[PDB]
Shown are 24 nucleotides from a PDB entry: RNA, together with DNA. The depositors describe the entry as "Crystal structure of RNA:DNA dodecamer corresponding to HIV-1 polypurine tract, at 1.6 A resolution".
RNA sequence: UAAAAGAAAAGG
DNA sequence: CCTTTTCTTTTA
Numbered sequence: 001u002a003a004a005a006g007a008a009a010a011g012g
Numbered sequence: 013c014c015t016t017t018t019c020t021t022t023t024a
Base pairs, nucleotide, nucleotide: 002023003022004021005020006019007018008017009016010015011014012013
Other pairs, nucleotide, nucleotide, family: none
C1' cells in the first nucleotide's frame, strides 16, 4: 500500500 | 447513515 477502524473536510 | 479525499492506527 490493501483492508478495517479512527481523527477531519466536502457532497448526498 | 452513505460516498469521496487528507492523515493515522493495527491486522493479514

Method: X-ray diffraction, resolution 1.6 A. The entry became public in 2012. Drozdzal et al. published it in Acta Crystallogr.,Sect.D in 2012: "Structure of an RNA/DNA dodecamer corresponding to the HIV-1 polypurine tract at 1.6 Angstrom resolution".